[PDB]
Context: one part of a larger RNA, bound to proteins that are not shown
RNA sequence: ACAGCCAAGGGAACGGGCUUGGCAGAAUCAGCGGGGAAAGAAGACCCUGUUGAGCUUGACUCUAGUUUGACAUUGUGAAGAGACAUAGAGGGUGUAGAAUAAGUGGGAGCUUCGGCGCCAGUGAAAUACCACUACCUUUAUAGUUUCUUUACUUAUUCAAUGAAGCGGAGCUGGAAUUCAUUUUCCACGUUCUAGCAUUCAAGGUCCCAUUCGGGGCUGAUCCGGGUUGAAGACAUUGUCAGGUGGGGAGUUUGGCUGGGGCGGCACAUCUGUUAAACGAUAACGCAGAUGUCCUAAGGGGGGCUCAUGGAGAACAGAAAUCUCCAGUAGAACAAAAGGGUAAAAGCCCCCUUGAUUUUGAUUUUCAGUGUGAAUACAAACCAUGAAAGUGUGGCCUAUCGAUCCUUUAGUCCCUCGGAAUUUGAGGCUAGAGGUGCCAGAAAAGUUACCACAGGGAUAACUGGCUUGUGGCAGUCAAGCGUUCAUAGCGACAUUGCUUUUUGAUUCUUCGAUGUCGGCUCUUCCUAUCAUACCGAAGCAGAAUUCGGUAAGCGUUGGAUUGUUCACCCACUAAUAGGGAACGUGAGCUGGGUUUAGACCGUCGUGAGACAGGUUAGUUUUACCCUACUGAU
Repeated sequence: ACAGCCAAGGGAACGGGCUUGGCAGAAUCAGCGGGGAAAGAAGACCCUGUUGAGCUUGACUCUAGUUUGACAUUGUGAAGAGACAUAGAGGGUGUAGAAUAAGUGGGAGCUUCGGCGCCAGUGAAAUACCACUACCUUUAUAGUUUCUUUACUUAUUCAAUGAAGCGGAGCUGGAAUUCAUUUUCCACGUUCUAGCAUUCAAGGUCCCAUUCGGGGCUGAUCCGGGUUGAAGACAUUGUCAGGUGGGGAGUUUGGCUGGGGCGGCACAUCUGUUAAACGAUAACGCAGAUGUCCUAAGGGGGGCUCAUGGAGAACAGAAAUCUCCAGUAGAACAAAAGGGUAAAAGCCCCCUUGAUUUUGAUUUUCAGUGUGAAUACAAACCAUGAAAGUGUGGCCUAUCGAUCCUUUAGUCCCUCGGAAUUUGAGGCUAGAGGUGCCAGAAAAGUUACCACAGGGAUAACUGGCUUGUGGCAGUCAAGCGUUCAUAGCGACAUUGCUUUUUGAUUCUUCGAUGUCGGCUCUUCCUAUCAUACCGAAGCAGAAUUCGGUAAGCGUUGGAUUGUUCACCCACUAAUAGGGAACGUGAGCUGGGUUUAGACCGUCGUGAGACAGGUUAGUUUUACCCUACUGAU
């Protein structure tokens, strides 16, 4: 979807249809809530996704802002001190030549001097002359400007005002015991009182031709037009640089997994076994191991023989050194295990660097790709040995690393593209620095505010398998029972049943089967608490206990707890145990779990976490079919 009666079976482990039975007679009405795993929504829980988002932070990567420095804006003086250049200035340790000798070679006079150096002594040095000054500041000049504070004002910056009284100089008053000297400073009409204060101001002086009025100056000093105060080359702003910066942004926050998480690594590997005698072969099978270690523990050669037992030798004994005998390895060989090895592969000694150079071929993993590891050669060059020979790391099976980048070695070769030289850079070949999630992203949390795509490939409820565990029986009979295994029990063992326990599984359901408990109500089971009828007893009676048929009939009222469970009180003939989708939520209820609010404790840096406590927290639809109850 089509539809609508059951039972069982099997079936994707709960069928209206399928299989075998039961059965089954038109059309219907009221009601009802068993079923239609009824309807309502592409489960909100869980897991997966290389799908998000909110929030947090020492996640990764940044960023607004902010701070610090430099440059610019950025100018001008000074106590001036450097420092630089631009001229002069002087002197200088030892010794002794012939003298305080710091530097050169020159080879002997220009000279008021016959002084000084000279062919002479001598000292590190020749000494007149410095050529520059090896070295300076001790000082003077203009060229510079490192400053280091400091001052300036016009840039800049701040503030105010209807830009109203600023700066300087006067005058006057006044103290100044001021000299005729602002050399001095001071003050520049207002303070009992909630009045008033304005008309180019009255007055003084001068003029007009004055027209009743007008104009000057003064009253009310002059001068500078800098409105005034602050601040000042600092700050400010601009650029760059360092710091700070979950305030904000963006992103990430492996896999496997008997759900997930935690644990683990079964993710790259090695030994033995599982592994079923070629090879291959799984599980979070079993028992272990690897990221190292070694200039020898590599290579060659020589000599030798080990573990252990036994017999002997002062101290000396079971364990010290010495000697002999036996000794198939019972030792040792770096490291797990397995294999191998005895004139060695073990031990000791001698020599060494083959743990080297250049290519290809091959085996294992395998795609017959890579990586690792390994094998046999070839061309060199060597080590060792008398030599044959062996040696291209470790007796064999493990012990490890792409592209990009950086770097080293080599060739001393190629390129920098207009042509050269040299630096620099880029190439070729071979290594190293590393990715262990080991064929190799650069990466923290939280969400109980949550979202999406899905998944019954996968958890949390029923059902299915199982029955360890739980529950319920049996067999045996050593013993207990005063004697006596079995009246009643029953150790050591052992055989089962059950699916109301819990584990184990993950088959059904995630485009949803409503979730604990209680209430209500029906029916079923018997492993029987009571009632009927009985058998047995360590059954005198009474009361009990074990057992049979038997589920016909009953199996309660309460305190506390949401409780299931439990416990106590009490009545009772008895207060048996269970099932029915852990019966029963479109029957209720909603105390519990398990949305969002909130508090606490512990935990967390935090967001937040808690099968820890607490409190509040919407319970939807039947009129269809069937069933059932009644009715035509």
Molecule: 25S rRNA, nucleotides 2361 to 2992
Organism: Saccharomyces cerevisiae